This is an experimental structure of RNA (tRNA-Ala (E-site)) from Mycoplasmoides pneumoniae M129, with 76 nucleotides shown.
[PDB]
RNA sequence: GGGGAUGUAGCUCAACUGAUAGAGCACCUGAUUUGCACUCAGGAGGUUGAGGGUUUGAGACCCUUCAUCUCCACCA
Numbered sequence: 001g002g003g004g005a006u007g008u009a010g011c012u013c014a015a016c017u018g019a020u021a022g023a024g025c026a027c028c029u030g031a032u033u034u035g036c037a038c039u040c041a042g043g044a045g046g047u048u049g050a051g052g053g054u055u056u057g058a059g060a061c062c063c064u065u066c067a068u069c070u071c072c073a074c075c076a
């Protein structure tokens, strides 16, 4: 170089091809222990990467960029 991906919470990942912003574990308090944990209840933690447009509306649909992940060819 060419193709395919991803970016959503502190840490990983779902969403749903357009109308919910979610699940799990980390963090905190409560019940509970000889403890250590397991269990049980509640809670927060997000411009859904940026930019532009779609649509009556978007994080999503499309276009373009930034970053990482993959690949997939290479007789100066």
Stems, first nucleotide, its partner, number of pairs: 001072002004069004010025004019056001027043005049065005
Other pairs, nucleotide, nucleotide, family: 003070cWW008014tWH008021tWS008046cSS009010cHS009023tHH010045cHS015048tWW016059tWW018055tWS022046tWH026044cWW033035tHS054058tWH054061cWW058060tHS
The entry also models zinc, potassium and magnesium ions. An Rfam search finds the family "tRNA" in it. By type it is a transfer RNA. Rfam's curators write: Transfer RNA (tRNA) molecules are approximately 80 nucleotides in length. Their secondary structure includes four short double-helical elements and three loops (D, anti-codon, and T loops). Further hydrogen bonds mediate the characteristic L-shaped molecular structure. tRNAs have two regions of fundamental functional importance: the anti-codon, which is responsible for specific mRNA codon recognition, and the 3' end, to which the tRNAs corresponding amino acid is attached (by aminoacyl-tRNA synthetases). tRNAs cope with the degeneracy of the genetic code in two manners: having more than one tRNA (with a specific anti-codon) for a particular amino acid; and 'wobble' base-pairing, i.e. permitting non-standard base-pairing at the 3rd anti-codon position. Clan: tRNA clan. The sample was in a buffer at pH 7.4. Xue et al. published it in Nat.Struct.Mol.Biol. in 2025: "Structural insights into context-dependent inhibitory mechanisms of chloramphenicol in cells".